[PDB]
Context: bound to proteins that are not shown
RNA sequence: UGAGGUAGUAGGUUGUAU
DNA sequence: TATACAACCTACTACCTC
Numbered sequence: 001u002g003a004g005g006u007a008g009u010a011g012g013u014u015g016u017a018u
Numbered sequence: 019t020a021t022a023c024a025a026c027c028t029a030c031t032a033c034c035t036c
Base pairs, nucleotide, nucleotide: 002036003035004034005033007031008030009029010028011027012026013025014024015023016022017021018020
Other pairs, nucleotide, nucleotide, family: 006032cWW
C1' cells in the first nucleotide's frame, strides 16, 4: 500500500529448578 | 543444555467493513 477492526499462523525474550 | 511454564514481545497473512 485509501483506512480501520477482528482473527489466525509463527518465532523470540525474562524469571523460576533441574 | 534442554525440559516445562507464567508473563510478555514482534512479524506476517487472510477476511470484513468503512
Entry title: Cryo-EM structure of TIR-APAZ/Ago-gRNA-DNA complex. An RNA from Maribacter polysiphoniae, together with DNA: 36 nucleotides with solved positions. Method: cryo-electron microscopy, resolution 3.1 angstrom. The entry became public in 2023.